[PDB]
Molecule: RNA G(CUG)8C duplex
Organism: Homo sapiens
RNA sequence: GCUGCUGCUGCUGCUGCUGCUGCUGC
RNA sequence: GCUGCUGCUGCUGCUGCUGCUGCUGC
Numbered sequence: 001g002c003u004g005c006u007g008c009u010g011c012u013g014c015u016g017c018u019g020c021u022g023c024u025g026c
Numbered sequence: 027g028c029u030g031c032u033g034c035u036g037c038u039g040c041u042g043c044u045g046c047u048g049c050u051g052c
Base pairs, nucleotide, nucleotide: 001052002051004049005048007046008045010043011042013040014039016037017036019034020033022031023030025028026027
Other pairs, nucleotide, nucleotide, family: 003050cWW006047cWW009044cWW012041cWW015038cWW018035cWW021032cWW024029cWW
C1' cells in the first nucleotide's frame, strides 16, 4: 500500500427538530 | 409574532464518493 470489518475526517445530497430572512394571509 | 411557500444557519440521523487509523488476509 491493497481487501473485508469497526471508528474518525473532507466533499456532494436527503430526512427530522429548531432559529433567522423574503413573500403571503392573520 | 403566527401560517403557507422559497432561501440560509444551529443540532441529531442516513446515503454516495474520497482520505486516515485499528484489526484482518495479501